[PDB]
RNA sequence: CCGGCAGUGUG
RNA sequence: CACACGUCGG
Repeated sequence: CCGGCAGUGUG
Repeated sequence: CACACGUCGG
């Protein structure tokens, strides 16, 4: 720089 | 809706 994938925190 | 964090590969 680039492809696949999850939940969480803040407004 | 916006912003930040995680993980497996090239």
Entry title: Solution Structure of the Tau pre-mRNA Exon 10 Splicing Regulatory Element Bound to MQC. The RNA with a sequence from Homo sapiens has 21 modelled nucleotides. The entry is an ensemble of 20 models. It was solved by solution-state NMR. Bound small molecules: 4-[(3-methoxyphenyl)amino]-2-methylquinoline-6-carboximidamide (MQC).